Shown are 28 nucleotides from a PDB entry: RNA (HISTONE MRNA 3' STEM LOOP). It was solved together with Histone RNA hairpin-binding protein.

Context: bound to proteins that are not shown
C1' cells in the first nucleotide's frame, strides 16, 4: 500500500448485552 472485522450519513442517552432521534435506502 493492500485485505479483513465494523460500517447507509449523522445525532442523543449509562434503559448500556440497552433505549431512542433526523435524513436517506426499501416497500415506490
Nucleotide at each position: 500500500g493492500g485485505c479483513c472485522a465494523a460500517a447507509g450519513g449523522c445525532c442523543c442517552u449509562u434503559u448500556u448485552c440497552a433505549g431512542g432521534g433526523c435524513c436517506a435506502c426499501c416497500c415506490c

The depositors describe the entry as "drosophila stem-loop binding protein complexed with histone mRNA stem-loop, phospho mimic of TPNK and C-terminal region".
Keywords: SLBP, histone mRNA stem-loop, phospho mimic, RNA BINDING PROTEIN-RNA complex.
Zhang et al. published it in Proc.Natl.Acad.Sci.USA in 2014: "Molecular mechanisms for the regulation of histone mRNA stem-loop-binding protein by phosphorylation".